[PDB]
RNA sequence: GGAGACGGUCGGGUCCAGUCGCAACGAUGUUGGCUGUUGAGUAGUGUGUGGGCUCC
RNA sequence: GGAGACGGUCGGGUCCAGUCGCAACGAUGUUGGCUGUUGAGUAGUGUGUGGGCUCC
Ligand code: A1EBI
Repeated sequence: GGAGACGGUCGGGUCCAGUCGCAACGAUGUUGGCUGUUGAGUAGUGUGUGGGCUCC
Repeated sequence: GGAGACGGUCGGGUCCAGUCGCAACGAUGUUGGCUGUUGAGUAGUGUGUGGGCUCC
RNA backbone atom coordinates (compact mmCIF):
# COMPACT_ATOMS: atom_id res chain seq x y z
C1' G A 1 0.00 0.00 0.00
C1' G A 2 -4.13 -3.60 -1.24
C1' A A 3 -7.70 -7.10 0.36
C1' G A 4 -10.95 -9.31 4.82
C1' A A 5 -13.95 -9.84 9.41
C1' C A 6 -15.39 -7.44 13.91
C1' G A 7 -20.42 -2.43 16.80
C1' G A 8 -20.33 0.51 20.98
C1' U A 9 -16.05 -3.21 26.71
C1' C A 10 -11.42 0.66 20.93
C1' G A 11 -12.92 5.45 20.09
C1' G A 12 -14.80 10.17 18.17
C1' G A 13 -18.92 12.60 15.89
C1' U A 14 -24.20 12.43 14.68
C1' C A 15 -29.04 10.58 15.68
C1' C A 16 -32.72 8.71 18.89
C1' A A 17 -35.39 7.95 23.75
C1' G A 18 -36.02 9.61 28.57
C1' U A 19 -35.66 13.44 32.01
C1' C A 20 -35.33 18.45 33.79
C1' G A 21 -36.14 22.84 31.42
C1' C A 22 -38.46 25.91 27.52
C1' A A 23 -42.90 27.56 24.07
C1' A A 24 -47.81 27.56 23.15
C1' C A 25 -52.77 25.27 24.04
C1' G A 26 -56.78 22.58 27.09
C1' A A 27 -59.88 21.89 30.92
C1' U A 28 -60.53 22.36 37.03
C1' G A 29 -59.48 25.36 41.30
C1' U A 30 -58.41 30.22 43.14
C1' U A 31 -59.51 34.84 51.01
C1' G A 32 -55.11 37.36 44.61
C1' G A 33 -55.55 41.85 40.74
C1' C A 34 -58.29 44.24 36.86
C1' U A 35 -62.88 45.15 33.82
C1' G A 36 -68.27 45.07 32.79
C1' U A 37 -75.16 47.33 34.39
C1' U A 38 -77.06 47.18 26.80
C1' G A 39 -73.97 42.29 33.96
C1' A A 40 -78.76 41.29 38.65
C1' G A 41 -85.35 42.26 41.47
C1' U A 42 -87.86 48.39 42.97
C1' A A 43 -93.15 42.07 45.44
C1' G A 44 -86.50 42.28 47.14
C1' U A 45 -83.87 36.85 46.02
C1' G A 46 -80.54 41.26 52.06
C1' U A 47 -79.85 39.12 58.75
C1' G A 48 -80.44 47.55 54.87
C1' U A 49 -84.81 47.04 50.17
C1' G A 50 -80.44 52.55 53.54
C1' G A 51 -81.73 57.17 51.02
C1' G A 52 -84.45 60.32 47.94
C1' C A 53 -89.30 61.15 45.28
C1' U A 54 -95.08 61.07 45.23
C1' C A 55 -99.61 61.12 48.21
C1' C A 56 -103.42 61.26 53.03
C1' G B 1 -96.53 58.48 61.31
C1' G B 2 -99.47 55.60 57.24
C1' A B 3 -99.72 54.55 51.96
C1' G B 4 -97.59 54.47 46.56
C1' A B 5 -94.32 54.52 42.38
C1' C B 6 -89.05 54.56 40.63
C1' G B 7 -82.97 50.01 39.40
C1' G B 8 -78.00 50.85 39.22
C1' U B 9 -77.63 58.49 36.86
C1' C B 10 -79.05 58.06 44.74
C1' G B 11 -76.12 54.65 47.37
C1' G B 12 -73.89 50.38 50.08
C1' G B 13 -73.18 45.40 50.33
C1' U B 14 -73.77 40.48 47.95
C1' C B 15 -73.60 37.89 43.52
C1' C B 16 -72.29 36.77 38.58
C1' A B 17 -69.18 37.00 34.16
C1' G B 18 -64.81 38.04 31.55
C1' U B 19 -59.81 38.50 32.21
C1' C B 20 -54.67 38.73 34.18
C1' G B 21 -51.81 36.16 37.73
C1' C B 22 -51.23 31.84 40.94
C1' A B 23 -51.78 26.12 42.09
C1' A B 24 -52.19 21.53 40.57
C1' C B 25 -53.35 18.52 36.16
C1' G B 26 -53.86 17.23 30.81
C1' A B 27 -52.09 15.83 26.35
C1' U B 28 -48.75 18.66 21.82
C1' G B 29 -44.02 21.05 20.22
C1' U B 30 -39.03 21.55 21.65
C1' U B 31 -33.22 24.62 18.87
C1' G B 32 -30.87 23.78 25.97
C1' G B 33 -28.61 20.72 30.36
C1' C B 34 -28.39 15.87 32.23
C1' U B 35 -29.02 10.33 31.71
C1' G B 36 -29.22 5.90 28.66
C1' U B 37 -26.24 0.77 24.22
C1' U B 38 -30.09 -4.77 25.54
C1' G B 39 -30.63 2.77 22.61
C1' A B 40 -28.56 2.82 16.44
C1' G B 41 -25.07 0.09 10.37
C1' U B 42 -19.08 -3.17 11.02
C1' A B 43 -22.39 -2.86 2.87
C1' G B 44 -21.40 2.64 6.73
C1' U B 45 -26.82 5.58 6.50
C1' G B 46 -19.96 10.16 8.07
C1' U B 47 -17.95 15.65 4.29
C1' G B 48 -13.37 9.82 9.67
C1' U B 49 -15.92 4.09 8.45
C1' G B 50 -10.36 7.32 12.75
C1' G B 51 -7.86 3.10 15.68
C1' G B 52 -6.91 -2.10 16.64
C1' C B 53 -7.09 -7.00 14.47
C1' U B 54 -6.43 -11.05 10.13
C1' C B 55 -4.23 -12.04 5.45
C1' C B 56 -1.10 -10.86 0.18
C1 A1EBI C 1 -79.01 43.08 42.74
C2 A1EBI C 1 -81.37 40.57 41.92
C3 A1EBI C 1 -80.29 40.31 44.82
C4 A1EBI C 1 -77.77 37.88 43.35
C5 A1EBI C 1 -77.86 36.74 44.15
C6 A1EBI C 1 -78.76 36.76 45.17
C7 A1EBI C 1 -76.83 46.62 40.07
C8 A1EBI C 1 -77.69 46.50 39.00
C9 A1EBI C 1 -78.72 45.63 39.11
C10 A1EBI C 1 -78.94 44.86 40.26
C11 A1EBI C 1 -78.08 44.97 41.36
C12 A1EBI C 1 -78.25 44.16 42.57
C13 A1EBI C 1 -80.33 41.43 42.52
C14 A1EBI C 1 -79.46 39.07 44.64
C15 A1EBI C 1 -78.54 39.03 43.58
C16 A1EBI C 1 -79.55 37.91 45.41
C17 A1EBI C 1 -80.04 36.38 46.89
C18 A1EBI C 1 -79.05 42.33 44.04
C19 A1EBI C 1 -77.01 45.86 41.23
F1 A1EBI C 1 -75.79 47.45 40.01
F2 A1EBI C 1 -79.49 45.60 38.01
N1 A1EBI C 1 -79.88 42.47 41.86
N2 A1EBI C 1 -81.65 40.80 40.68
N3 A1EBI C 1 -79.93 41.30 43.81
N4 A1EBI C 1 -80.36 37.61 46.53
N5 A1EBI C 1 -79.07 35.74 46.12
O1 A1EBI C 1 -77.58 47.20 37.82
O2 A1EBI C 1 -82.68 39.94 40.25
O3 A1EBI C 1 -78.44 42.58 45.05
Solved structure of RNA, 112 nucleotides shown. Crystallisation conditions: 0.08 M Sodium chloride,0.04 M Sodium cacodylate trihydrate pH 7.0,30% v/v (+/-)-2-Methyl-2,4-pentanediol,0.012 M Spermine tetrahydrochloride, 0.01M Spermidine. The structure was determined by X-ray crystallography at 2.95 angstrom resolution and released in 2025.